[PDB]
An RNA, together with DNA: 57 nucleotides with solved positions. Keywords: TRANSCRIPTION, RNA POLYMERASE, MITOCHONDRIA, TRANSFERASE, DNA-RNA HYBRID. Crystallisation conditions: 8% PEG 4000, 200 MM SODIUM ACETATE, 100 MM TRISODIUM CITRATE (PH=5.5), 10% GLYCEROL, 10 MM DTT, pH 7.5. The PDB entry is titled "Structure of mitochondrial RNA polymerase elongation complex". The 2013 paper behind the entry is "Structure of Human Mitochondrial RNA Polymerase Elongation Complex". Released in 2013, the model rests on X-ray crystallography data to a resolution of 2.65 angstrom.

Context: bound to proteins that are not shown
RNA sequence: GCGGCGCGC
DNA sequence: CGTCTGGCGTGCGCGCCGCTACCCCAT
DNA sequence: ATGGGGTAA
DNA sequence: CGACGCCAGACG
Numbered sequence: 001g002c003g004g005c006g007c008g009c
Numbered sequence: 010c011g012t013c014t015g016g017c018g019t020g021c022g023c024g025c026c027g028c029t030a031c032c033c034c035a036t
Numbered sequence: 037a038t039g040g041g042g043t044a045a
Numbered sequence: 046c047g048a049c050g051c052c053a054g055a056c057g
Stems, first nucleotide, its partner, number of pairs: 001028009010057010029044006
Other pairs, nucleotide, nucleotide, family: 035038cWW
């Protein structure tokens, strides 16, 4: 930094 | 000065892990 | 025997 | 597998 997920509204 | 096209980014607040895959030869 | 070397597209 | 608005540059 992208990604994978999860959670919140 | 208007119409065509192509690349970009698609809700944001917080948290994690992962950064290619894996056979099989070497110690 | 197993960590890591080697290499796949 | 897949959409689509938005502008920006490329055109007329």